The RNA (NMT1 (46-MER)) from Ideonella sp. B508-1 has 45 modelled nucleotides. Crystals were grown from: 0.1 M MES, pH 6.0, 0.2 M calcium acetate, 10% (v/v) isopropanol. The entry also models magnesium ions. Bound small molecules: GUANOSINE-5'-TRIPHOSPHATE (GTP) and xanthine (XAN). The structure was determined by X-ray crystallography at 2.66 A resolution and released in 2021. The work is reported in "Insights into xanthine riboswitch structure and metal ion-mediated ligand recognition" (Xu et al., Nucleic Acids Res., 2021). It comes from the structure "Crystal structure of xanthine riboswitch with xanthine". It holds a match to the Rfam family "Xanthine riboswitch aptamer (NMT1 RNA)". For this family Rfam cites "Insights into xanthine riboswitch structure and metal ion-mediated ligand recognition" (Xu et al., Nucleic Acids Res, 2021). Rfam links the family to the GO term purine nucleobase binding.

RNA sequence: GAGUAGAAGCGUUCAGCGGCCGAAAGGCCGCCCGGAAAUUGCUCC
Ligand code: GTP
Ligand code: XAN
Numbered sequence: 001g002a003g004u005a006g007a008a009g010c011g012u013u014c015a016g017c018g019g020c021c022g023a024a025a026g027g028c029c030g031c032c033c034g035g036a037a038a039u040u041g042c043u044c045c
Base pairs, nucleotide, nucleotide: 001044002043003042004041005040010034012037013036014035016031017030018029019028020027021026
Other pairs, nucleotide, nucleotide, family: 006041tHS007041tWS008040cWS011012cHS011033tWS015032tWS022024tHS022025tHS034038tWS
C1' cells in the first nucleotide's frame, strides 16, 4: 500500500443526538466514547 474493527490498547476533533442559552449562525454542557478522521491492532502483498 490494501482489507478490516472481533480481540488487546487509547477516548481526542468533526459529524450526529440531547439539555440550557440564542432571533439565528451557533456557544456551553453532555451522550454517542472508530459513523468519519486521527490513534492502535490483526490479516494480506
Ligand atoms: P514512514 O516511513 O514515513 O515512517 O511511514 P509511516 O509509518 O509514517 O506510514 P505508513 O507505514 O503507514 O506508510 C508508509 C508507506 O510505506 C505506505 O504508503 C506504503 O506505500 C509503504 N508500506 C509500508 N508498509 C507496507 C506494507 O506492509 N505493504 C505495502 N504494500 N506497502 C507498505
Ligand atoms: N476503527 C478503530 N480504531 C481503533 O483504534 N479500534 C477499533 O476497534 C476500530 N474500529 C474502527